[PDB]
Parts: sequence; C1' cells; structure tokens
RNA sequence: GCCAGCACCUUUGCUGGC
Repeated sequence: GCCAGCACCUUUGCUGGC
C1' cells in the first nucleotide's frame, strides 16, 4: 500500500491474510 471482519454518524480504532 491492497483485501476482509467487528466497533463508529463520519474523521477514526482494533484484529487477521497477501
């Protein structure tokens, strides 16, 4: 950096894979 789940109105936070 990319993909997925839970929490959140968002801005965000946590966990896992490549």
Annotation: Shown are 18 nucleotides from a PDB entry: RNA (25S RRNA) from Saccharomyces cerevisiae. The work is reported in "Structure of Monomeric Yeast and Mammalian Sec61 Complexes Interacting with the Translating Ribosome" (Becker et al., Science, 2009). Method: cryo-electron microscopy, resolution 8.6 angstrom. The entry became public in 2009. The sample was in a buffer at pH 7.5. The entry has 11 different proteins, among them 60S RIBOSOMAL PROTEIN L31-A, 60S RIBOSOMAL PROTEIN L4-B and SEC SIXTY-ONE PROTEIN HOMOLOG. The depositors describe the entry as "Cryo-EM structure of the active yeast Ssh1 complex bound to the yeast 80S ribosome".